[PDB]
Context: one part of a larger RNA, bound to proteins that are not shown
RNA sequence: GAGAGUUUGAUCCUGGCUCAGGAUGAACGCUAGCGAUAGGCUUAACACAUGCAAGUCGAGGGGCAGC
RNA sequence: GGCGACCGGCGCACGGGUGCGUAACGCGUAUGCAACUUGCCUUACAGAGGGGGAUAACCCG
RNA sequence: CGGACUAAAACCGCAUACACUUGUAUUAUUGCAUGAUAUUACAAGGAAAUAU
RNA sequence: AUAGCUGUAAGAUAGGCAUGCGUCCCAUUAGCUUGUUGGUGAGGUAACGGCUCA
RNA sequence: CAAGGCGACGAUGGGUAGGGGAACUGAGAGGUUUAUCCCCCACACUGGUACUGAGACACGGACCAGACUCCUACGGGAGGCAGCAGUGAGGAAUAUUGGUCAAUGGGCGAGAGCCUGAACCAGCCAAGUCGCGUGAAGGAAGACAGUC
RNA sequence: UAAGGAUUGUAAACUUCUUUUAUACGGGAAUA
RNA sequence: GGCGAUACGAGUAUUGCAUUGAAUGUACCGUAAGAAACAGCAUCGGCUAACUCC
RNA sequence: UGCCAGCAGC
RNA sequence: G
RNA sequence: AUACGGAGGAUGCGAGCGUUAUCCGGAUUUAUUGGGUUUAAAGGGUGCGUAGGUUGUUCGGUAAGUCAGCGGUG
RNA sequence: GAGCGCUCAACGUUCAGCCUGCCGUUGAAACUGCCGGGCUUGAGUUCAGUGGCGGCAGGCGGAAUUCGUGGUGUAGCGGUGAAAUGCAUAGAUAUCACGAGGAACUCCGA
RNA sequence: UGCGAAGGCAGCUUGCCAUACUGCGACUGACACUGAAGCACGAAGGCGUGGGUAUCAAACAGGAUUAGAUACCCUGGUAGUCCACGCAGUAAACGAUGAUUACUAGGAGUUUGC
RNA sequence: UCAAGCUUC
RNA sequence: ACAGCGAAAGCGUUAAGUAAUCCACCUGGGGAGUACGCCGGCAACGGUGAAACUCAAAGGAAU
Numbered sequence: 001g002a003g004a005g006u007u008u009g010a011u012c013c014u015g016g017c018u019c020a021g022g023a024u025g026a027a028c029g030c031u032a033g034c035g036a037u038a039g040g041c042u043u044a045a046c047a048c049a050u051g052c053a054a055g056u057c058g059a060g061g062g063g064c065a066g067c
Numbered sequence: 068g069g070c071g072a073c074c075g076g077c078g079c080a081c082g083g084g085u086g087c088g089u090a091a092c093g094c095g096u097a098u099g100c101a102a103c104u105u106g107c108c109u110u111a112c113a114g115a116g117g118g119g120g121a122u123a124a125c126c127c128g
Numbered sequence: 129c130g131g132a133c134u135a136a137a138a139c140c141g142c143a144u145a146c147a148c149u150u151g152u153a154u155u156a157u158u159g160c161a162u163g164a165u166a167u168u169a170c171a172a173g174g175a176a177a178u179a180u
Numbered sequence: 181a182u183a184g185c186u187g188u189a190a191g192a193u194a195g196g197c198a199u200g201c202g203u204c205c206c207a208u209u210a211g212c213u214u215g216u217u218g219g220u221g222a223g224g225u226a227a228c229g230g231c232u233c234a
Numbered sequence: 235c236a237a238g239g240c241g242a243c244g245a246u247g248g249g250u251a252g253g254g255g256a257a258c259u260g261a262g263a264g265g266u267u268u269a270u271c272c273c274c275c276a277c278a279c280u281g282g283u284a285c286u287g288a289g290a291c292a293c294g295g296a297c298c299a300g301a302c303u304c305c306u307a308c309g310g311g312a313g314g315c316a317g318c319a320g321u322g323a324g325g326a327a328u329a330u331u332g333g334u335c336a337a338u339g340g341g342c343g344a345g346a347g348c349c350u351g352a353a354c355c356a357g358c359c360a361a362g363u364c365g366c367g368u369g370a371a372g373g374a375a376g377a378c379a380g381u382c
Numbered sequence: 383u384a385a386g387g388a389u390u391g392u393a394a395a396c397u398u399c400u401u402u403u404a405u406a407c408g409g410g411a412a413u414a
Numbered sequence: 415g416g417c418g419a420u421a422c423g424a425g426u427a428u429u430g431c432a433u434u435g436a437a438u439g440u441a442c443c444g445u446a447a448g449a450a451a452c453a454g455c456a457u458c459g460g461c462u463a464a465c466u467c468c
Numbered sequence: 469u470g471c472c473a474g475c476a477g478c
Numbered sequence: 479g
Numbered sequence: 480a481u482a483c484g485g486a487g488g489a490u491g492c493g494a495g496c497g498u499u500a501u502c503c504g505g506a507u508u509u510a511u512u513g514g515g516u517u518u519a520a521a522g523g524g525u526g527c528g529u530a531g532g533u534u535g536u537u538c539g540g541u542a543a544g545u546c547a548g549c550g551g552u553g
Numbered sequence: 554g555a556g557c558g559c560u561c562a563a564c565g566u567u568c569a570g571c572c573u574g575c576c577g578u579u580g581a582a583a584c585u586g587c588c589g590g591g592c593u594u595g596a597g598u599u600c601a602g603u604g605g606c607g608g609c610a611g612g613c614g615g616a617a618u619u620c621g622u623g624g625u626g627u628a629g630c631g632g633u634g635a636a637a638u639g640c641a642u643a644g645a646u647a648u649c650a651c652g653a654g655g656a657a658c659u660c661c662g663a
Numbered sequence: 664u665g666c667g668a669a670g671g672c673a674g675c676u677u678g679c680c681a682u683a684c685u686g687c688g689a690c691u692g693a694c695a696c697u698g699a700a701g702c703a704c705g706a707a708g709g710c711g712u713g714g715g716u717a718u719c720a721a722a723c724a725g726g727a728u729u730a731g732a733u734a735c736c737c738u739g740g741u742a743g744u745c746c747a748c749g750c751a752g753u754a755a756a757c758g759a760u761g762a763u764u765a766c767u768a769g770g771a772g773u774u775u776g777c
Numbered sequence: 778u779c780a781a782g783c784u785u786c
Numbered sequence: 787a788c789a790g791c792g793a794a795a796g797c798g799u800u801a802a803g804u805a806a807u808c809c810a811c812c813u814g815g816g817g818a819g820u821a822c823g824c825c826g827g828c829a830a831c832g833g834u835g836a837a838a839c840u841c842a843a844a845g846g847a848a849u
Stems, first nucleotide, its partner, number of pairs: 004018003009849001011847003021503004026499005033366005039359002041324001046322002050319003055077003060074002064069001084277003093203008103195002108191007116142001118140002126131003148173003152169002155166004178183003204249003211240003216237003220234004252274004257266003279300005302313004330356001332355003338352001339350004381385001401448001405441003411434001415426001453490001455488001458474001465484001472477001514812003517795002522809001524704004531697003535592007543585002545581008554568005595694001596691003600686005607680007614658001619653007629640002665672002709750006719743001723739004761808006769786005775780002790797002814841003823834004
Other pairs, nucleotide, nucleotide, family: 003019cWH007014tWH007844cWH008010tHS010848cWW014844tWS015843tHS016842tSS018506cWH020504cWH020505cHS031360tWW040328tSS041044tWS043325cWS045085cSS045277tWS048315tHS048320cWW049315tHS049319cWW052351tHS054079tHS058062cWH058072cWH061135cSS062072cWW063071tHS066069tHS074136tWS080287tHS080289cWW082293tWH082294tWH083278cWW084316cSS090250tWH101162tHS102197tWS102227cSS103226cSS105193cWW114176tWS115184cWW117141cWH120138cWH122135tWH123134tWH136138tHS144175tWH145174tWS154167cWW160161cHS175186cSS177184tSS196226tWS208822cWW209246cWW211245tSS215218cWH215235tWH216238tWS219230cWH224229tHS255268tWH256267tWW257269tWS260263tHS262513cWH277316tWS284295cWW285292tWH286290tWH287289tHS292295tHS301314cWH306309tWS318351cSS319331cSS325327tHS329357cWS333433cSS334336cHS335350tHS335352tWH336354cWS336412tHS337353tWS343346tHS364562cSS367449tSS368450cWH369397cWW369446tWH370396cWW373390tWS374391tWH376391tWH377389tWH378388cWW379387cWH382384cHH386387cSS390393cWH398446tWH399447tWH400449cWW404442cWW408436tWS408438tHS410435tWW414430tHH416425cWW417418cSS417424cWW418423cWH419422tHS432434tHS436437cHS447449cWH450493tWS451492cWH452491cWW454461tSS454489cWH455461tSS456476cWH456481tHS457475cWW460490cSS462463cSS463486cWH464485cWH466483cWW467469cWS470479tHS470480tWH477482tWS509813tHS510813tWW515521tSS520812cSS525668cSS528700tHS529699tWH530698tHS542543cHS559563tWH571573tWS582583cHS593692tWS593693tWH595692tHS599687cWH605681cWW606664cWH615657cWW616656cWW617655cWW626646tHS627628cHS627644tHS627645tWH631638tHS632637tHS633635tHS635727cWS636726cWS637726cSS637737tWS638725cSS655717tHS663673tWW667670tHS669704tWS670754cWS691694cHS705752tWS705756cWS706753tWH710828cWS716717cHS718744cWW720742tHS721741tWH722740tHS729731tHS732734cHS751830tWS760802cWH767801tWW768787tWS774781cWH777778cWW789798tHS789801tWH792794tHS792795tHS793846tSS796802tWS798801cHS801803cHS814843tSS817838tHS818837tHH819820cHS819835tWS820836tWH821835tHS827829tHS827830tHS
C1' cells in the first nucleotide's frame, strides 16, 4: 500500500480513453488587509547608453610642482 | 603632514556569471604516482660579503 | 614622437653554501619490475634586503 | 626591537597524470584504424608516454 | 624496424544531453528533473598563437585573422552588456540606472587603514509556505428580496 | 395572503483592542 | 595603559564603531471605528424554488 | 435557437 | 437541447 | 432543461478562488518483484544448425559466484 | 526520534540515529562454476524382429476419352426452369472396325 | 487406415536410398536440450528455355434471364493444366495451440507388436 | 493380458 | 469425461492441468503492412518497416 465512469436490449471478460488526487522559480480571469520566511528572463551564451564592479604599499626608489 | 604621476612588490587564475561545446577517465565511486609540481602559511637547520650597467619620471624639443 | 644625467628590496656578475643539483663511488638495509631510503667521500655548479 | 630577505628539509594547502566499476538512443548505423599496435634509440616535459622524430 | 591493435559483451559513424548530491514523487521496486543550494567540468563575440607568472579556457592583458556595430574628418581609431543595475526587442511571463562595508569572507598593508554591485540590507512582484485580522456577549421574528 | 427562507441577520443599548493611525521610550545583531 | 615573562608569544583594562532604523519590542488617547472574495448546487458529489429561452 | 459540458449528456 |  | 441566462437561497474553500500548461501515482497501460499469445493483440510454413542460455548421479581439490567477521571511506 | 531558539508555526539548530554504496583484509564450503576421476538410468552405436499411399529412378498395364480412315444407316443431335447460340442430306447422333496419340489411376478405401 | 520435419504421399512391379517401432544382458560413458544469425526443403497460381498437347478451362466470342447482367445458366475457346532443367518463396502453409523433460482419474472404439 | 500409436464423452 | 484450468465456449494423459530450460511474438482501432531507404528477383513481387492526422471505441464468449 483504495478507486469512479465509459462499448450492450441486458451480461461476463479484454482493452484503450476520461475524470478524481499530489507538486510547480508557471501564465491568465475575478477579487484583494497585515506580518514572517523563501523565490524572481524558464524565451536568445539577443542588441543598447551610463555608472560602478580590483586594488593596495611613502616601513621599497627617484621627486613635492601640491599642507 | 602626506601625496598627483612614474619605476618597483603582491593581487586581479579568487570572489562573481553562463551551460554554447562535450558520450568523454568529462563525472560519480575507490585507489596508485618506486613517473609529478606546489606562491602565500607554520616549524627546524644554515646565511645575509663585496661591485657595476642601463632606464622610467624630471629637463630640453 | 627625438637628445643628456639619474635611484633601488628594479637588473646582472664576483665571493661563500657540499643542508641542494649533476657525475663517479664505498658501506649497507629493503622493495612492487623499472628500483627506493640512508650514511660515509671526492669534483663541479647554484643565493640574499635591508629599512624605521 | 619590529617589519623583514635567501638556500634546504618537513608539514599543510592546492593542482597534474594514470587506473577497477557505473554512465542516452539508432544495426532504416558492420567492420574501423596506417603513429594505428608494439619494440630500439633520441629529443621534449614538473613527470611516464607515439607526446614528437628516425 | 615488426607489423599489429579494437570489434555482435556493439568497434566505427550519426542524433541528443554538461555530470553528481540535492529537490519532487512512489509501500517497495523505483522514477522524473537539476527552480534555489553545494561539489566537479567547460566557457568569456568566433578561431589561432603564445607571453607574463607559483599557478592562465587569461572575466574588467596582448598579437593576428574573421563577422558586426560606433566615431572621425578621411590621414585615422575604438567596443563584445554569458559581473551589478537602466532601456529596447522576443515572449504568456519575471523587479531598483537603491543604501552600507555595521557583520561574515576576500586583496594589499608593520599597524592604523584603503577597496570590495561578494555579501549584508532595503525597494518592486497573488505570493510559494506559515501565522493573524476583518470584532466579543445579549437583541423577535422591523423595512426590502424571494417561494407560497 | 397568510405562512416560510433570508433571520439574531440589520437597527439601537454594553465592553475589548490584535490590526491601522498619531506620540514617547526604544534593545539585540558588536567583537575585537 | 600595564603584568608575568620564556623577552617574544600569551593572558588581562580602556577607546571609538549599525546600512538596516522609529526596526523588533514596551507604553500612552479614542474609536468597531479603516479591512472578503471566488467557485459550484440533475449522477458521479457536498448544495434547490421561481422567472427567461425553447 | 441562444447555450453549456470531465463523463453518463441536457 |  | 431539479444541466442554458438571471433572481432568491444553499454548499466548498477562504486573501484567495477558478482556467490552462508540465510531471508522478493509482495503471499490473512493459508486469525481475508483478501480464500474456485456441477463439479478444500475440507461435516463426517446417526443419538442420553457429554464437549464446540451461545441465542426470557420485567421489575428491580449488575458491570465480555465494556466505560470515574485522577495518577504511561516503 | 529526542531536545533548544523563532510570542506559535513554517523555519533555524544540536545530538541520539542509517549508512544497508564502494574498497581493503581474514575465514566457511551446502549450492552454482572450474579442475581431476567414476556410474549407467539420459543420449548414442551394434544385433535381431516387425513394418510402411516415406524419397528418387527404370519398366508394365486396363477402363474411359480425342483425332484420322473405312462398313450399316438416316431426321435429328445437343442443351435448358423454358429456349437459343452450335454440329447435321456436298451426308449427323448412333453403331462396327483399323491406325495415331495425351491425361488420370474405379473397387480395395477408412 | 498408414507414413513423412512440414509442404505432402494411392494403378502394378523392380532397383537404389532413408527412416520408424520393439527388444539384447553387446558397446561408449552425460557425449544432453534449445537455438538469435545462416542454410535446406517448402501446396496452388506465376516466370524463362526446350518438348508435348487428350480432357478441363482464366482472358476472349456468341446465346439466354433481367430495368441493366461487364455475373450466376448454355455453346465454343487461348494461356495454363502434363514432362525436363532453372527461378520465385507465398496460403484459413490451421490443431488458428513452438520444442524438450517429469508427473496426475475413469468410460467407448480402433491398428500394430503380444 | 501388456506396450506403443490413432479419435470422442 | 475427475481433479484442475478458463471470461465462456470449452481442454482434460495427444491438456488449454502441475512444474523446469531455451526460442518466437503482443501492448487500443484506423492511417498501414502504407510511404522512404536498403536487400533479393528476368518480371510478377517478396523481406525489413515509419510518421503526420484521426476516433472512443474497435473486440471475445454467451443470454

The RNA (16S rRNA, nucleotides 7 to 919) from Porphyromonas gingivalis has 849 modelled nucleotides. The reconstruction used 129,576 particles. An Rfam search finds the family "Bacterial small subunit ribosomal RNA" in it. Rfam 15.1 lists 42,628 matches to the family in 10,626 species. Clan: SSU clan. Gene Ontology terms of the family: structural constituent of ribosome and ribosome. Method: cryo-electron microscopy, resolution 3 angstrom. The entry became public in 2025. Among the 45 different proteins in the entry, which are not shown, are Large ribosomal subunit protein bL33, Large ribosomal subunit protein uL13 and Small ribosomal subunit protein bS6. Hiregange et al. published it in Nucleic Acids Res. in 2025: "Structural studies of ribosome from an anaerobic Bacteroidetes human pathogen Porphyromonas gingivalis".